[PDB]
C1' cells in the first nucleotide's frame, strides 16, 4: 500500500437477528468490627466512530481509526 481480520461495563470477558446485553473482577445499604479487610444477606455501570439494510442488528452491508498477519520481480 493493497487483501484479510479483531473492536463489547473501569478491567477480562459472554451471545444464531429480543422479556429489558449474560457474567467475573463493580455500584448502593446491610450486617460485621474499637475502627476497618477480608467476608456474609440483599438491592439497582458496555456493544470503537459515523452511514447504510431490516417490522426487528453486538451479529450483514458500507467508510474511519487503532492493534494483527500475510503480499511478484528485485
Nucleotide at each position: 500500500u493493497c487483501c484479510g481480520u479483531g473492536a463489547u461495563a473501569g478491567u477480562u470477558u459472554a451471545a444464531u437477528g429480543g422479556u429489558c446485553a449474560g457474567a467475573a473482577u463493580g455500584c448502593c445499604a446491610g450486617a460485621c468490627u474499637g475502627a476497618a479487610g477480608a467476608u456474609c444477606u440483599g438491592g439497582a455501570g458496555a456493544u470503537c466512530g459515523g452511514g447504510g439494510u431490516u417490522c426487528a442488528a453486538u451479529u450483514c452491508c458500507c467508510c474511519g481509526u487503532c492493534g494483527c498477519g500475510g503480499a511478484g520481480c528485485c
Molecule: P-SITE TRNA OF 70S RIBOSOME
Organism: Escherichia coli